Solved structure of RNA (12S ribosomal RNA) from Trypanosoma brucei brucei, 885 nucleotides shown. Ions in the entry include zinc, magnesium and sodium. The structure was determined by cryo-EM at 3.1 angstrom resolution and released in 2020. Primary citation: Jaskolowski et al., Mol.Cell (2020), "Structural Insights into the Mechanism of Mitoribosomal Large Subunit Biogenesis". The sample was in a buffer at pH 7.4. An Rfam search finds the family "Trypanosomatid mitochondrial large subunit ribosomal RNA" in it. Rfam links the family to the GO terms structural constituent of ribosome and ribosome. The family is grouped with related families in Rfam's "LSU clan". Keywords: mitoribosome, assembly, LSU, RIBOSOME.
Context: bound to proteins that are not shown
RNA sequence: AUUUUACCAAUUAAGAAGAAUAUUAUAAUAAUGGGUGUCUUAUAUUUUAAAUAAAUAUUUAAAUUCCGUGUAGUAAAUUUAUUAUUUGUAUUAUUUAUAUAAUAGGUGUAUUAUAUUUAAAUUUUAAAUUUGUUGUUUUAUAUUUAGAUACAUAUUUAUAGAUUAAUAUAUUUAAAUAAUAUUUUAAAAUUUAUUGAACUGUAAUU
RNA sequence: UUAGUUUGAUGUUGAAAUAUUUAAUUAAAGAUGUUACAGUUGUUCUAUAUGUACCAAAUAAAUAUAGUAAGAUUAUUUUAGUUGAAUUAAUAAAUAAAUAUUUAUUUUUCUUUGUAAAUAUUAUGAACAAUUUAAAAAUUAAUCUGUUUAACUAAAAUGUUAUAUAUAAUAAUCU
RNA sequence: AGUAUUUUAAUGGUAUAUUUUUAGUAGGUAAAUGAAAAGUAUAAAUGGAUAUAACUUAAUAUUUAAUAUUUGUUUAAUGAAAAGUAUUUUAUUAUUAUAUUGUAUAGUAUUAUUAUAGUGUAUAGUUUUUUAAAAAUAUAAAAAUAUUGUUA
RNA sequence: ACAACAAAUAAAAUAAAGUAUGAAUUAAUAUCAAAAUUUUAAUAAAAAUUAAAAAAUUAAAAUAGGGCAAGUCCUACUCUCCUUUACAAAGAGAACAUUAUGAUAUGUAAUUGUAUGUUUGAUUGGGGCAAUACUAUAUUUAUUUAUAUAGCAUAAGAACUAUAUUCUUUGAAAUUAUAAAAGGUUCGAGCAGGUUAACAAGCAUUAAAAAUAAAUGUGUUUCAUCGUCUACUUAUUAC
RNA sequence: GUUGGGU
RNA sequence: UCGUUGUAAAGCAGAUUUGUUUAUAUAUUUAAUUUUUAUAAUUAAUAAUAAUUAAUAUAAGUACGCAAGGAUUGAUUAUUGAAAAAAGAAAGAAGAAUAUAAUUUA
Numbered sequence: 001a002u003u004u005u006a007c008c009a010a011u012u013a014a015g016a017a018g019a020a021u022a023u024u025a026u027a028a029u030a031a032u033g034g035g036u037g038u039c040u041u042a043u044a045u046u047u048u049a050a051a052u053a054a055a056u057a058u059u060u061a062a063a064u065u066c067c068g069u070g071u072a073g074u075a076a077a078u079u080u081a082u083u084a085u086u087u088g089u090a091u092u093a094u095u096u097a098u099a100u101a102a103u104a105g106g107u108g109u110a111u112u113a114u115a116u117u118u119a120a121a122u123u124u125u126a127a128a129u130u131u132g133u134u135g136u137u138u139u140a141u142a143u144u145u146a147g148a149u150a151c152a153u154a155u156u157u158a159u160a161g162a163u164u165a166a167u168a169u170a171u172u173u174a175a176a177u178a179a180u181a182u183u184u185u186a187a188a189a190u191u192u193a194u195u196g197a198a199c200u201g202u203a204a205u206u
Numbered sequence: 207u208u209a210g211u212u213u214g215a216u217g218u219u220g221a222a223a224u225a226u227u228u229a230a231u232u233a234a235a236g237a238u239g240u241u242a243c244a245g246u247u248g249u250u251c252u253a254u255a256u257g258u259a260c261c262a263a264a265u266a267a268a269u270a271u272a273g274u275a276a277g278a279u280u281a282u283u284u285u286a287g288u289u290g291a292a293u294u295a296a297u298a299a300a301u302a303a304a305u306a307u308u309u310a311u312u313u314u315u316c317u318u319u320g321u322a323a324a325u326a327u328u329a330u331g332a333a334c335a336a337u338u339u340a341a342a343a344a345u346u347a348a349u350c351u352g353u354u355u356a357a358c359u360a361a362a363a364u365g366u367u368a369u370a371u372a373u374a375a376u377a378a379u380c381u
Numbered sequence: 382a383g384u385a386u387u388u389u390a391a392u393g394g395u396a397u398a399u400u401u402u403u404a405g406u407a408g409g410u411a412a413a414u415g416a417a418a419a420g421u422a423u424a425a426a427u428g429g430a431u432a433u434a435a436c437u438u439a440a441u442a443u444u445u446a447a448u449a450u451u452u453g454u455u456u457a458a459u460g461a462a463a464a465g466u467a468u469u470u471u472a473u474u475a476u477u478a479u480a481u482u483g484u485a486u487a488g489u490a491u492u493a494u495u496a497u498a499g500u501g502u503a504u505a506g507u508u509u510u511u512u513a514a515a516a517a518u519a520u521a522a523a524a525a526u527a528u529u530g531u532u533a
Numbered sequence: 534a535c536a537a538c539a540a541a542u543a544a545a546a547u548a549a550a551g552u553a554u555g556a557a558u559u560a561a562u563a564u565c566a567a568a569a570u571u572u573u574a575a576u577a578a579a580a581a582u583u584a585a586a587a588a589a590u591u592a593a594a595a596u597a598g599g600g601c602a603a604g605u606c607c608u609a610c611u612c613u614c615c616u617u618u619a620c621a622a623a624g625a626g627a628a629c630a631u632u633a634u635g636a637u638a639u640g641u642a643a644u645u646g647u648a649u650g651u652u653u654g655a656u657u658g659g660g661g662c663a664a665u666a667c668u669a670u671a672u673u674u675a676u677u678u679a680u681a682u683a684g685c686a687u688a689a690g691a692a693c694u695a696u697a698u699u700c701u702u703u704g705a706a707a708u709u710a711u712a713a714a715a716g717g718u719u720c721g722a723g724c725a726g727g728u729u730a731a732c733a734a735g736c737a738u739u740a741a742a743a744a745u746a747a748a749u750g751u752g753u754u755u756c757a758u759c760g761u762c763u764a765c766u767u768a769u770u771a772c
Numbered sequence: 773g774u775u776g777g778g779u
Numbered sequence: 780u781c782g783u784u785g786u787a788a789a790g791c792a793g794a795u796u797u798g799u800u801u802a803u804a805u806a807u808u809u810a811a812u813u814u815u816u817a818u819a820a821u822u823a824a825u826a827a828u829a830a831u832u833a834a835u836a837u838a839a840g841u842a843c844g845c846a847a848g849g850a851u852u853g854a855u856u857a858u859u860g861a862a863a864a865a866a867g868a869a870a871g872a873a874g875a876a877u878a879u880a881a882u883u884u885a
Stems, first nucleotide, its partner, number of pairs: 005110002020096001022095001024093002027086001125140004141442004162169001183278003188271001190268006201243005216225001245261001247257003303328008357406004374387003379382001451553001463497001518548003526539001528537004568583005588813006595807003603796001606727003610723003614717004620650002625645001629640003667684003671680001736750004754787001756785002760781001764779005770773001833856003843848001
C1' cells in the first nucleotide's frame, strides 16, 4: 500500500374476438357456355354422325377354352332418383391455427478416466444391412408435428350324405348361410392428347 | 484481326447454372429481324450434334403395370417342445423335414422319456484330400449355424509366475 | 589319452487362499396379441385417457459464424422500336394548324463482368469505392549471371 | 529492341485486423482420446497394456473426413455389327375371280421382296409288355427253339337281399434319320474366370501300294540360371 | 598373298 | 557348333499397377504467437555420433623394392554458416513518422 481466485445452472401459464355466414362428406326440386371497372353494329359470334358412357350393371351353374377375364324382367311411367345457400349457423356428423418469452452471478472441480455428492468401481450411439453373422454398407443437428386397415365373437321357429367317365346305383352316422378385405414409398420403359424455331439447326428474304 | 475445334492453364454456389487465359490446328465479306420445316421425328442422304438452364424434348392424365431390386412398418414389465434337418420328375412303394398357430393321446414297470393331427411358409446356397462293412487322429488335418441371454441383497470352490548345470558346466596334465 | 571340481528340485509330491454346485426377500406360473365406468356423459369447480414411430412430411431453433461477401474520396460521352407502366395533381406553354390517339424507367431470378449500336457527331471533364505492418495466392515489373531464336 | 526460361526469384505495386452488416456447404455424440505397444471378422478411434496428454489466436494437407470390387495380361461366353439360301412377321407391290376392255372396291387370290424378330435345354427318346386262359397230345428241335389242336350247346328251390380270394382265353410283331432359319467378325462393349495359365510316352519329313499299311530322321531329352560360335577343309604355290 | 571346289 | 550347372517340378506366355493432389484446416498434429521478463542453465525434451572427396606442399625424393620405382601420414585451401521458453499495471504510430528522442523554433 491497494486488495473478493479460475471453472461450473436451468423454461417456464398465454394477452388481446391475432379464430368461423370456417374445412370435409351430407339437399335426388335449378341449370344456354358466369365475369363486376358493363354497354354501337357481326360478310366477321355454326359441330353435327346407330358403337362403353359425365346415362356406370342384386349369384357360386353350364359352356366357347393348349386349362372358364362369367348370372338372366321383378314388375310393364313404380317410389335408385346426379341432388345444392336456407322457411332451422339448412340438417347431421367431422377437423382446425405457427406472432408475442427479464424466468436465478453460483452444490460437487482446481496437476485430465465418463450422473447419482464417502471421494473409488464401472462405460460411449442407435436402427437397418451383413446368414463368412464383421472392423462391410446406409441414415440420423435438435424441438414440435404428420406419417402405414387380413372382423381373436354366431342362442328356442330350421329343414344340410354320397357316388359312375356315363347311363345307373343310392345299404353308412354332423354343422354356428356367412361372401365386399388383403402393408407403405420407391425399383422403368412407357400409353392417350397437345406445345415448342425469341435457345439452337438448315434454306429464302429484310 | 474474327470465329470454331482440341487441350492444358485461372474462377471451383464464380460479378457468369459457363466468363477469362496458354499453346497447336482448321476456316475467314460483318449485323438484326421475319418466313418454312415439330419428336412416329424435324435440321430435305447418313453420322455427330441439336430442337429454350440434366434429349429417353417439354406440358396434361395413369395407384395402367417392373419373374418385382431395396427402405420403413406406431403398442416394456413376457410364462412351456426340438438350432443344420428334409431332398426318389412320371404305372399296384406305409411315411418329406424344419418353423409357427390351434388341437389330441392319464395303460403297466427302478427311475427318466415333446408322441401325434389340421393348417400356413421354406433358395442363405462350399470345391479337393484322408478315413470308413471300426475310430480323419494324416495338425499342411477342424469335425461348423454365430451371437446376444441376468429382479434386489448377500453367498460362492477358477488356476496364465521363473527356475538360466548333468549325455551338462567349470578346469589342469600329456601323447 | 586319462582325470579333477560343481549346489543334478521332485514328477503327484507341496498345503491354505483368489470370479458362478446357495439362500432370504420380493414375487402366479416354464418370456412377444392395449390400457383405461368420463362422449360408450347426467357426470358439470379441482377427472392429470397421458399415450410411447429417434430415419422420407411441415414449421421452428441452433453449429459452421469472432465466418465468407459488401465497404462509395473525384465524371472524356449525345435523339427511336421492341422492353419497362413506376398514381407525371395542369410535366411542359407555347408556335403552326384544324377531329382521335398515345411521349421520362430494358434484359440476364437484382440497383448484376453489361455502351442493346437505328440515325447522327463530337474539347459540356455530361461527377457515389473504406482501411497505418505480416504469410500463402493472384497479377506487373524484375541487375555489368547464364539458355535457346527473331532483328538491326 | 522482342520471347520465355534457371540461378540474386532478391528492392519496389495492389489486395489488414478492428467499427458495421452478414450467408452456404457441414452437423450421431459424450466439457473427445497426446503418444507407444499387443491384439481382435476388411482403415479399426474396437479392446487391452504401458504412458502422461494445458488454455487462447494464426498458418499449414501428415492422418481421419469428403463415392470407388480398381489398373494391366490371357482365356471363354455373349451383346453389338455385317451376309442371305431355309424360320415367323414385313407397312411395299404385283398376278387372279367378279362388273368394263377405263378409272375408285370386295375377296376364300397372294407361295414376290427391303430394313424387323429369332436360329446350342430333344425323355416329343429308349426299354419292357406281344391274343390262343386251363387239362392234355405230337412234332421238329434246340441245347435258352418254333408250332398248331382234343375238350366248351342245352339244365327255372326258396329265402336272405348269407351273392364268401378265385379265375393271366375274344385276338397289334420292321413308320428307311435329319423336330430346328444359316453363318462370320476378338475390333468395340458387357459378363466371368485365371494370372501358381495351356499343351507336354515329345519334334519334323517321305511315300509305297492305289484306304493294304505307315515308316524315316533329328535330337541340349523337358524347363531354366543374361555362355560361346562371320570361319574350317580338298588343292595351288609365294614370302 | 593369288586362283578353282565342299561345309 | 561346342559346352558348365540345376531340375524331372519347388520349371516353362503376358501383367504385377492404386496418394477425392478433384484439392478440403472440420478434429487431431505441427510451425509460430499471448506484446522490456534487470536475471537462460540444479532435471524434461531437443538441429550437426568421421567408415568423407579433390588440389597442393612437407615427412622424402625416406620406409619398402632385383631394378624401373616408390608408399602410409594429423596442415592449408576447396564445400560459407553460427541461436537462450514463459514474474509487473496494455483499446494511438513499438516513427509524432521527411532514420537526431525534440538539431534555434511565434